LSU rRNA_2, nucleotides 422 to 1136 from Tetrahymena thermophila (strain SB210): 715 nucleotides with solved positions.
Entry title: Structure of the mitochondrial ribosome from Tetrahymena thermophila.
The entry also models magnesium and zinc ions.
The work is reported in "Ciliate mitoribosome illuminates evolutionary steps of mitochondrial translation" (Tobiasson and Amunts, Elife, 2020).
It holds a match to the Rfam family "Bacterial large subunit ribosomal RNA". A reference for the family is Yusupov et al. (2001), "Crystal structure of the ribosome at 5.5 A resolution", Science. The family is grouped with related families in Rfam's "LSU clan". Gene Ontology terms of the family: structural constituent of ribosome and ribosome.
Among the 95 different proteins in the entry, which are not shown, are bL25m, 50S ribosomal protein L20 and 50S ribosomal protein L17.
The sample was in a buffer at pH 7.45.
Released in 2020, the model rests on cryo-EM data to a resolution of 3.7 angstroms.
Context: one part of a larger RNA, bound to proteins that are not shown
RNA sequence: UAAAUACAGUUAAAGCUUUAUUGUUUUAACGUACCUUUUGCAUAAUGGGCUAGCGAGUUUAUAUAAUUAGCGAGUAAUUUAAAUUUUAUAAAAUUACGAAUCGAUAGAAUAAAUAGUUAAUUAUAUAAGACCCGAAGCUAAGUGAUCUAAUUAUGAUUAGAUUAAGGGUAUUUAUACCUGAGGAUCGAACUCUUAAAUGUUGCAAAAUUUUGGGAUAAAUUGUAAUUAGGGGUGAAAGGCUUAUCAAACUUAGUUAUAGCUGGUUUUCCACGAAACCUAUUUAAGUAGGGUGUUAUUUUUUAUAAUAAUUAGGUUUAAAUAACUAUAUCUAUAAUUAAUUUGUUAAUUAUAAAAUUAGUAUAUAAUAAUUAGUUAUUAUUAGAUAAUAACCAGACUAUUAGCGCUAAGGUUUAUAGUCAAGAGAGAAACAGCUCAGAUUAAACAAUAAGGUCUUUAAAAAUAAAUAAUUAUGGAGAUUAUUUUUGUUAAUACUAAUAAGAUGUAGGCUUGGAAGCAGCCAUCAUUUUAAAAAAGCGUAAAAGCUUAAUAUUAGAUAAAUUAAUGUUAAAAAUUAAUUGAUACUUAAAUAAUCAUAGAUGAAGAGAGAAUAAUUUUUAUUUACCGAAUUGAUAAAUCGAAAGAUGGUAGUGGAACGUUUUGUAUAAAAAAAUAAAAUUGUGAAAUUUUAUAUUUUAUCAAUAUUGAUAAUGCUAGC
Numbered sequence: 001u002a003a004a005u006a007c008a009g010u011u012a013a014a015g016c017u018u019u020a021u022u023g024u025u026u027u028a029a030c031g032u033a034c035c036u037u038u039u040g041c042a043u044a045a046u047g048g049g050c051u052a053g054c055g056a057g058u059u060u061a062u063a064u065a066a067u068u069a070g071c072g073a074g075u076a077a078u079u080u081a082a083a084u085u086u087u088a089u090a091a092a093a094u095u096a097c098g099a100a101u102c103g104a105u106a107g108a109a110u111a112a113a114u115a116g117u118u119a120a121u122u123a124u125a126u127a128a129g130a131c132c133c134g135a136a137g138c139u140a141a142g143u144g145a146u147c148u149a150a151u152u153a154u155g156a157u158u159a160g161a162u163u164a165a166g167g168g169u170a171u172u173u174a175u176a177c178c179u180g181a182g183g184a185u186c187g188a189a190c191u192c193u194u195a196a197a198u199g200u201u202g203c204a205a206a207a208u209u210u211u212g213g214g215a216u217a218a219a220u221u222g223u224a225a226u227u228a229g230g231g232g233u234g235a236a237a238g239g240c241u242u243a244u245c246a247a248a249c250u251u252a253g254u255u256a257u258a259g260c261u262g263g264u265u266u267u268c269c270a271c272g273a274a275a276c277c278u279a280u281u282u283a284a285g286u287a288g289g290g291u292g293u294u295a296u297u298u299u300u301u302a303u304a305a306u307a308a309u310u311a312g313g314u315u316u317a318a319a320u321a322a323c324u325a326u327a328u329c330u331a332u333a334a335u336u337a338a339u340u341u342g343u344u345a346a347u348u349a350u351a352a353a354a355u356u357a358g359u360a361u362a363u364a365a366u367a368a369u370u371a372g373u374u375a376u377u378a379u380u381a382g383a384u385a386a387u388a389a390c391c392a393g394a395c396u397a398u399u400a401g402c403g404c405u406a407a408g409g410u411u412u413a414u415a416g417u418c419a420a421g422a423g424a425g426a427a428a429c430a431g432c433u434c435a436g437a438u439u440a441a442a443c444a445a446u447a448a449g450g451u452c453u454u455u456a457a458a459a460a461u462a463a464a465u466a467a468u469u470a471u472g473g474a475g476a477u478u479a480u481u482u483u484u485g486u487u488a489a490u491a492c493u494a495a496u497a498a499g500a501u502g503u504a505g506g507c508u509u510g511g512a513a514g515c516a517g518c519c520a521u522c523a524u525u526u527u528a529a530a531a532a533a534g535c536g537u538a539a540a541a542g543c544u545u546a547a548u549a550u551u552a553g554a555u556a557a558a559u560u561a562a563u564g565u566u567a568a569a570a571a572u573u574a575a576u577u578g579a580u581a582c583u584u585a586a587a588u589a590a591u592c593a594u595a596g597a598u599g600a601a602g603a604g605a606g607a608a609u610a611a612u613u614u615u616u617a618u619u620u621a622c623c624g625a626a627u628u629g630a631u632a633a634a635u636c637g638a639a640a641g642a643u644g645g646u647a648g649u650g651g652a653a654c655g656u657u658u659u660g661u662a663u664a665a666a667a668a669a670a671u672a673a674a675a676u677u678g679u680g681a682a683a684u685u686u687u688a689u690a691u692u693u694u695a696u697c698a699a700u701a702u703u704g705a706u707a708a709u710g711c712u713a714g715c
Base pairs, nucleotide, nucleotide: 009030010029011028012027013026014025015024016023034047036045049715050714051713052712053711054710059128060127061126062125063124064123065122066121067120068119069118070117071116074097075096076095101108102107131263132262134260139252140251141250142249143248149227150226151225152224153223154222155221156220158217160186161185163182166179167178168177169176170175190214191213192212195210196209197208198207229245232240233239266653267652268651269650270649271648276289277288278287279286280285291389292387294385295384296383302379303378304377305376306375307374308373309372310371322359323358324357325356328353332349333348334347335346336345337344338343393418394417395416396415397414398413400411401410402409423434424433425432438633439632440631443629444628445627449623450622451621453605454604459619460618461617462616476591477590478589479588480587481586482585487581488580492553493552494551495550496549500524501523502522505519506518507517530545534543535542557577558576559575560574561573634643635642636641654704658699660697664694665693670689671688672687673686674685675684676683677682
C1' cells in the first nucleotide's frame, strides 16, 4: 500500500516515501491480446503451461546475363594430385571460344565497315535428399505358434444322486430279482460367459459381485513338438497368428513421394502490385499476356485536364416500316321485302382518304457521356533488357440477367473503398462520409459532423406541434389553409306549422293504394309541395327529406374599363376580389392504425413544452482530424517539394564462429545493476561478483528464434 472499473497498459494531475526514494498509490480520459489462415476475426476458428539450449535456401558443376578488374585481334595453362631435403603454380596453345552469314540439303558467302575472351561474385535455369518436419501404404530378406487357431505322440482328471432301453439269473410257465447302454436327466469341481448393477486416468490395457449354460463327452487339461505372411490355420465371424491383422513383426531400398497442412531466427532506409483475360484430365495447381521492382540509353510509342473533330443507332419520339390486335370515313357501282310498286322502309361491297395501344431478341431517322485521332497547357515518364508475386475476392453507388425486380443471394459492366490504410464522424462497425500519417512538441485557422446536461462548443429574430414529441403504410378521425362553378337573398339559424290533389295513374299480380317489377313523368289546387331521393306495410295506414311560409335574430362589402353635353312621368353592357350556404374537391399538421418470448431494448441514457434544448426558415459565430500553415531534426533533392504500406524487389549496416594481419602487443571474457552514445539492431565505461587475450581492415562460416498438437531438460 484496498474496500467499485476490467488484454491488466498508456498520457496527465494530486498524495505518501526506505538516505534502497532509480520507488509507490489513488483519481480522470483513452483502449477488446499475439501468431497462422482468410474476401474478412476480440472472435465462441487453428496453435502455444513458462523458462534456458538444439532447431529450416547450404554445397558442387555447366550454360546465359549483369557488375568490378586483367590483357586485347587476339585472349585463356597446371591430374605440381608431382619432384623425394623439397619451389615459384616455372614452362608448354595441341585444344576451346572468336570481328560471316544465307539455304530443307548438296552448296554458297563484299561494305551491314576490327571486340572479343578469361577469372571471381551475385541472379536465373538445369541435375542431385536441394528451405525444414510429416503420411496411410508398395517391395526384398529374415525372426516368431511360452498368447491364440487347428492337429500330433504320451500322460492325467470328471463328488453324489435319478431314469430306464436291451440283454439276463432264479424258479415258475408266470412272476418278481440282477446288471444297467445313452453327443440321456438334476447338479458341485472344472469349463464357457446369457442378463443386470458396479467400474471406466478402474483391483484389471476387458475384471469384481449376483445370476445363468454344458457337465461320459463333437468333452476338459498338462508336458514337449509341428503348420508361418497373400501363405498358415479356420465346426467360416473377414476371426486368430505374443495387448498389433481387408494381409504381422524387425531391419533395409530410404532423408520413400506429396500440385497438401503446418513452420522459416537481427535492424534501418527507399519504390510498390494482384485477385482480370486466354489454354489446361484443369478448376485450392501451372504457364504466357497485364500490373510491380531494379538497371541501362543524346530517352514521350506516355498519363491527366480543356477544346475542336469523326463514325455510331442505346436513348428520344403526338415517330410507326414489321409482327400481334384495332376505331372510322367515301366517290362510284348494286341489293332485299311490301301493291302505300310514278311510292315507303330497311340495308350491303369498294379506289382515293384514315386513327390507336403494345414489344428483351421493332425501327427510315436521331441525344449527352464514353472511345479513336489532332492541337494546347501542365506534370514526368516511356522503350528495351534481367526477373519475382498474383490468377479463392468482398462491399457500396449506378446498371442489367436467373431469383417471391426475396436473400449479407448468384453472374457481367462503369467508378470508389477495404484488400495492402491508421486519425475524426456514424452509440459500438474491415467495405458509407471527411482525409491520405516521415518523426517530434502544452501554437493558430479548418474539413464531414455537432453546440440543454453526460459531451469540448452559440445566441438572436419570427412561426408550427401539445402527442409520455424521433420513425415513416392501404386507410380513418379532427383541425387549418387553398380551390372549381350551367348555384343563390325566399342565403343562413332556431321555434311552431305544412309537406296536398286529379290518382289506388295504366299494366301485371294471391295482393301492387307515390315507393316488388314493366311503359309513362302529364296536370291541377296551393304562398310551396317530386306519378316522388328514402325508411315503413301481408297490401293499407303512418314517418322524413327536396320545394316553402309566419315571427325574431341575421351575411350582402370593396373595385376596374367606356361615346365631350343632353333620351326620359322609365331603362344600361363586359368583368374581377371577398363574407355566408350548397357544390367540386385536393393539400398540410398532429393522433390512432396489436405484438412476441432472459429485462425499458425503440430513439445512446436522462430530460426538455421551446425562455441557451425537439421541428421549420433567415441572420451572425464557435468547438472539431495524425488535414493545412508555423517551429526543430534526419534521409533523397540545386531548389520547390517528396517519405502509409501486405505479397514482393533493391540499397545501407549490427552481432556471432573460424583463419591471417600477430616473430607484434596484452588480460578486452562471463553474470547483474546503473549511467552514456546511436535513427535502430547493438556498443562502451565504472562498481560488485569474478580471475579472462586481441584492436584495425580484408576473407570465411554446422550462424541470430515469443510459436512448427516443435525435440530434450528443469520447474